[PDB]
Context: one part of a larger RNA
Molecule: 16S rRNA, nucleotides 2 to 920
Organism: Escherichia coli BW25113
C1' cells in the first nucleotide's frame, strides 16, 4: 500500500428565457438478420417446447464372507495316434481364477434441469429437542448352537415378462440361548439387550493327518467419543397489485394419551375461544434464491447464461419399501396419457446424465478419447468401476493476439471523374526497381503435467521365525488420455489472403449526372414540386476492419420518482373547509435509564470474481500467493452531548378566570317603510307599450295616464366604505329572545396539557332532486314578433320550472390568493377598522402599545410576471399533490346517491410537441 471521481448535443418559437417531453452520443450481451471473409490461443454456445423422443454408454465392487465352476489357462490323472514324447482323448475345483446364485458395501454421490415455489426456500444471524454410514479415537466383549435358504438340481405354467411345486446345501444372511454394563427403563432395588468371521505364512507343541495351534494383519459387538453429515426451532431481510380488507376451527393456546431419531396440532380425545391482519393479513398476478454479474462518479437501477453455495423436480398424479441416509433421474407399487412387443391371456418403457434424433423458434454444436491427473464407489492389497472429470471436433459467440506483404520511386507510369477547359483529382501509394517469407506452406530434436504403484533387494520392528503382509530406506526394469503437444531447430515465392456502414445538422467525410413530392430515405429536426453536400448512381472522401452494419435488450446520459438529488400563485401539482383518532413530530431544567447513537474488543460476513501489494505463463487475457473489503449481524465492556423511556420540576407555548369592546357571526320569531303586480272603484279619451327601426302584445268590451281602497309575495334604498364579521360557503332594514367565535385591559390561575393529521367524522354557493307549502317580481323551457342567407340566438312580446318556505338528498364550482395548517426570524412607507395606556382633554390634540385590515416598495427571492414582515424572502413540524401532449377525470370495477351524477381510477392507441412568462 486496497473508490483518479461526476462532459453534453438536437428538436416546440419570428425571436427570447423557462418548463417538459421525444432524440442522439457510451458501455453492455447466452443475442438474431443482411452483405462479407485469411489464421491462431483461453473462456462460452436451445433465452423458445418442464416439447415429443431412436442408439450406445452413465455403477458397479469384492473370489481376504459363502457356497460353487459356463468358463479361461495350467496342473493332477490316466489314456489312445505312434510325432514311442507328446498330437490328442477322458476325468479332476486341485490351484490361479471366474459365469450365474447368496451376503456386504455402493446405486442417496456424481452428473442435469429450473417447472413448482413470494417463503415450506433463500441470505445473515443466533438456537435446542436431535441422528449421522464410511473416517477416526479411547474403553471393555466377541462363547457355543439352531432351524432355513438361495444357486443348484428334478417335475412343471406360460408367446414372452416372468414363474409354480418338490428336494439338497454354504455363509460375516437370520434366530433363541449364554455373555452385559460406564447403556436403557427406573425413586431405588432391580429387568433386559450383542457380536462373523476372514486371508498370507510358518517352527515348536502336533492331529480324526482336512489341519489343530500360535503369531501378525483384516473385520465383528457394546457404551462413551470427535469430527463430518443431516434434521429441527427463532428474529431480521429476500417481488407486484387495496380497482384483493378482512382471514382462521388442528385455527390459537391448554391438559393427557400417541407418535418421531428430535421438539412441535406431528396425530388424537377433551378444555379455554383464542390466533392472525392496515408494520398489508388473505386472494390475485409474477419469479427458483444467493455469491454475484452489467451499468453507474456514488446513490442507485437492471439481471442472476457460464462458475460455486443452496433449494427444487425427475414422463403426469399418489403411495410408500429397503435402507446411517431417498419417500429414490437411469429402484418398487398404483393410477393416467402416450409409444412399442404380443401367441390377444398379457408384458414393456420415461435423455430435464454424457454424446446423440425430429418439432417449435430469429436463433444454439461432434453418437470423439482416457481414467495418464486429481475426487469419488468397492478392494487386504493390487485391481476394477467411474460420460465427474482431464482433454479432445463445430459455429467470426465473445475477449487477448496475426496476417492479406516491404522499400524506393515522375516521364506525375496507370486511369475514371470534376473542370474555373488552363487544367486539376484519383498519387512515395503504386508501375518499374531494391527486399526481410509470418500465416498458408517441409522436416526435425520434441520437455512438464508423477507423483505414486509393480518386481527385486537392505535394514527394521512385530513375532516362535534369517518366515509372510508389512514398516521405511534402496535398487531395477515401468505408466502419460491429448500428441504431428509446448516447443525450438533448420529449409522456397509476392505469392493463396478486403469487406462494410457513413458524408443536410446533431456527427468524420462533397462534386457530377439521373429523378421531378415521382421514384424513394428518415435514430431525432427532416430532405424530394425540372440546377437534391439527403432520392439512384458515379466519382471522390470518411470512420471502421475480417468485420461491418442492421434488429433486440439493460443502464447511462435522465436531477425525467430527485435518498443522495425536484417541484406545486400563472408552466402539471394545495384536499371547498373544518375537527380529529392512528400515525410523524415536540420548550425548559435536574436526576436517572442506556433503546437510538457513538466507541473499542470478540466472535462470525464460504471460495471464486471486483481492488490493492506481487509472483507465473513470453506479452495479454488467464492462473495464482498474501492483504484488502464483505459498510452487516448479535454479544459483551465503555462513553452518555444529542434522540428515546421513566421521576420531579419550571412557565415561555397551549389553555382557564375577571372585566370591558366592535361585529350583515349563527338559530329563533315578530315587525316596518318604499315598490312592483294583482283586484274593486273614481276621474278622462285615443292611444300605450316596445324597437335601432319594427311587429307581435295592449287599448272604444275604456286602455295608458291619475286619484282612492283592498290583497299578496319578495328583497331591504340612503347608511355603504379595497368598511366589518364568519373555518370556508357564506353573512346587510329594525326589534326580541337563543347561541358561537374574536380582540384588549392588568391581575390570578394549570404546568407542555402542544403542532400536523392518511383513514374518519362533519359543514359545504347556485343548480338539481323528494314531499308538502308559497307565488309579487324575474325567468331555463316554451310560444309568437323581428333580425338574417338561415337565426332551433342575440333583441321584442309573453311565459312555465325554477326562484321564496319547512323538511329532507345531492356534495360540487374559475368552492380562487388558480398560494395547505402550525411555529420562529428578516429594511420601510402611506392608509382603513377596532382596543387600550400616558401626556396643559386645555377645540372633530400630541407621545405609546395591541388586534384585524387595503395599497405601495427594500433586501431577498422568482423564467419572467412578480411576491415583498398578511412572502412567493430566510428556517423547522406534518399533511395534501405533481411527473410530455392528447386519449381521460374517460372506461370497467367499488363505494355513495331517489336521480342528475359524485368519488376513487386505467389501459391500448396516437403526436414530438404542448405549456409558461416575456420581446
Nucleotide at each position: 500500500a486496497a473508490u483518479u471521481g461526476a462532459a453534453g448535443a438536437g428538436u416546440u418559437u419570428g425571436a427570447u428565457c423557462a418548463u417538459g417531453g421525444c432524440u442522439c452520443a457510451g458501455a453492455u450481451u447466452g443475442a438474431a438478420c443482411g452483405c462479407u471473409g485469411g489464421c491462431g490461443g483461453c473462456a462460452g454456445g436451445c433465452c423458445u417446447a418442464a416439447c415429443a423422443c431412436a442408439u450406445g454408454c452413465a455403477a458397479g465392487u469384492c473370489g481376504a464372507a459363502c457356497g460353487g465352476u459356463a468358463a479361461c489357462a495350467g496342473g493332477a490323472a490316466g489314456a489312445a495316434g505312434c510325432u514311442u514324447g507328446c498330437u490328442u482323448c477322458u476325468u479332476u475345483g486341485c490351484u490361479g481364477a471366474c459365469g450365474a446364485g447368496u451376503g456386504g458395501c455402493g446405486g442417496a454421490c456424481g452428473g442435469g434441469u429450473g417447472a413448482g415455489u413470494a417463503a415450506u426456500g433463500u441470505c445473515u444471524g443466533g438456537g435446542a429437542a436431535a441422528c449421522u454410514g464410511c473416517c477416526u479415537g479411547a474403553u471393555g466383549g466377541a462363547g457355543g448352537g439352531g432351524g432355513a435358504u438361495a444357486a443348484c438340481u428334478a417335475c412343471u405354467g406360460g408367446a414372452a415378462a416372468c414363474g409354480g411345486u418338490a428336494g439338497c446345501u454354504a455363509a460375516u444372511a437370520c434366530c433363541g440361548c449364554a455373555u452385559a454394563a460406564c447403556g436403557u427403563c427406573g425413586c431405588a432395588a432391580g429387568a433386559c439387550c450383542a457380536a462373523a468371521g476372514a486371508g498370507g505364512g510358518g517352527g515348536a507343541c502336533c492331529u480324526u493327518c482336512g489341519g489343530g495351534c500360535c503369531u501378525c494383519u483384516u473385520g465383528c459387538c457394546a457404551u462413551c467419543g470427535g469430527a463430518u453429515g443431516u434434521g429441527c426451532c427463532c428474529a431480521g431481510a429476500u417481488g407486484g397489485g387495496a380497482u384483493u380488507a378482512g382471514c382462521u376451527a388442528g385455527u390459537a393456546g391448554g391438559u393427557g394419551g400417541g407418535g418421531u431419531a428430535a421438539c412441535g396440532g406431528c396425530u388424537c380425545a377433551c378444555c379455554u375461544a383464542g390466533g392472525c391482519g392496515a408494520c398489508g393479513a388473505u386472494c390475485c398476478c409474477u419469479a427458483g434464491c444467493u455469491g454475484g454479474u452489467c451499468u453507474g462518479a456514488g446513490a442507485g437501477g437492471a439481471u442472476g447464461a457460464c462458475c460455486a453455495g443452496c433449494c427444487a423436480c425427475a414422463c403426469u398424479g399418489g403411495a410408500a419399501c429397503u435402507g446411517a441416509g431417498a419417500c429414490a433421474c437411469g429402484g418398487u407399487c398404483c393410477a393416467g396419457a402416450c409409444u412399442c412387443c404380443u401367441a390377444c391371456g398379457g408384458g414393456a418403457g420415461g435423455c430435464a446424465g454424457c454424446a446423440g434424433u425430429g418439432g417449435g423458434g430469429a436463433a444454439u454444436a461432434u453418437u470423439g478419447c482416457a481414467c495418464a491427473a486429481u475426487g469419488g464407489g468397492c478392494g487386504c492389497a493390487a485391481g476394477c468401476c467411474u460420460g465427474a472429470u482431464g482433454c479432445a471436433g463445430c459455429c467470426a459467440u465473445g475477449c487477448c493476439g496475426c496476417g492479406u506483404g516491404u522499400a524506393u520511386g515522375a516521364a506525375g507510369a496507370a486511369g475514371g471523374c470534376c473542370u474555373u477547359c488552363g487544367g486539376g483529382u484519383u498519387g512515395u501509394a503504386a508501375a518499374g526497381u531494391a527486399c526481410u517469407u509470418u500465416c498458408a506452406g517441409c522436416g526435425g530434436g520434441g520437455a512438464g503435467g508423477a507423483a505414486g504403484g509393480g518386481a527385486g533387494u537392505a535394514a527394521a520392528g512385530u513375532u516362535a521365525a534369517u518366515a509372510c503382509c508389512u514398516u521405511u530406506g534402496c535398487u531395477c526394469a515401468u505408466u502419460g488420455a491429448c500428441g504431428u503437444u509446448a516447443c525450438c531447430c533448420g529449409c522456397a515465392g509476392a505469392a493463396g489472403a478486403a469487406g462494410c456502414a457513413c458524408c443536410g445538422g446533431c456527427u468524420a467525410a462533397c462534386u457530377c449526372c439521373g429523378u421531378g413530392c415521382c421514384a424513394g430515405c428518415a435514430g431525432c429536426c427532416g430532405c424530394g414540386g425540372u440546377a437534391a453536400u439527403a432520392c439512384g448512381g458515379a466519382g471522390g472522401g470518411u470512420g471502421c476492419a475480417a468485420g461491418c452494419g442492421u434488429u433486440a435488450a439493460u443502464c447511462g446520459g435522465a436531477a425525467u420518482u430527485a435518498c443522495u438529488g425536484g417541484g406545486c400563485g400563472u408552466a402539471a401539482a394545495g384536499c371547498g373547509c373544518a375537527c380529529g383518532c392512528a400515525g410523524g413530530c415536540g420548550g425548559u431544567u435536574u436526576g436517572u435509564u442506556a433503546a437510538g447513537u457513538c466507541a473499542g474488543a470478540u466472535g462470525u460476513g464460504a471460495a471464486a470474481u471486483c481492488c490493492c501489494c506481487g509472483g507465473g505463463c513470453u506479452c495479454a487475457a488467464c492462473c495464482u500467493g498474501g492483504g484488502a473489503a464483505c459498510u452487516g449481524c448479535a454479544u459483551c465492556u465503555g462513553a452518555u452531548a444529542c434522540u428515546g423511556g421513566c421521576a420531579a420540576g419550571c412557565u415561555u407555548g397551549a389553555g382557564u378566570c375577571u372585566c370591558g369592546u366592535a361585529g350583515a357571526g349563527g338559530g329563533g320569531g315578530g315587525u316596518a317603510g318604499a315598490a312592483u303586480u294583482c283586484c274593486a272603484g273614481g276621474u278622462g279619451u285615443a292611444g300605450c307599450g316596445g324597437u335601432g327601426a319594427a311587429a307581435u302584445g295592449c287599448g272604444u268590451a275604456g286602455a295608458g295616464a291619475u286619484c282612492u281602497g283592498g290583497a299578496g309575495g319578495a328583497a331591504u334604498a340612503c347608511c355603504g366604505g379595497u368598511g366589518g364579521c364568519g373555518a370556508a360557503g357564506g353573512c346587510g332594514g329594525c326589534c326580541c329572545c337563543c347561541u358561537g367565535g374574536a380582540c384588549g385591559a392588568a391581575g390570578a390561575c394549570u404546568g407542555a396539557c402542544g403542532c400536523u393529521c392518511a383513514g374518519g367524522u362533519g359543514c359545504g354557493a347556485a343548480a338539481g332532486c323528494g314531499u308538502g307549502g308559497g307565488g309579487a317580481g324575474c325567468a331555463a323551457a316554451c310560444a309568437g314578433g323581428a333580425u338574417u342567407a338561415g337565426a332551433u340566438a342575440c333583441c321584442c312580446u309573453g311565459g312555465u320550472a325554477g326562484u321564496c318556505c319547512a323538511c329532507g338528498c345531492c356534495g360540487u364550482a374559475a368552492a380562487c390568493g388558480a398560494u395547505g395548517u402550525c411555529g420562529a426570524c428578516u429594511u420601510g412607507g402611506a392608509g382603513g377598522u377596532u382596543g387600550u395606556g400616558c401626556c396643559c382633554u386645555u377645540g372633530a390634540g400630541g407621545c405609546g402599545u395591541g388586534g384585524c385590515u387595503u395599497c405601495c416598495g427594500g433586501a431577498g427571492c422568482u423564467a419572467a410576471c412578480g411576491c415583498g414582515u398578511u412572502a412567493a424572502g430566510u428556517c423547522g413540524a406534518c399533511c395534501g399533490c405533481c411527473u410530455g401532449g392528447g386519449g381521460a377525470g374517460u372506461a370497467c370495477g367499488g363505494c355513495c346517491g331517489c336521480a342528475a351524477g359524485g368519488u376513487u381510477a386505467a389501459a391500448a392507441c396516437u403526436c414530438a410537441a404542448a405549456u409558461g412568462a416575456a420581446u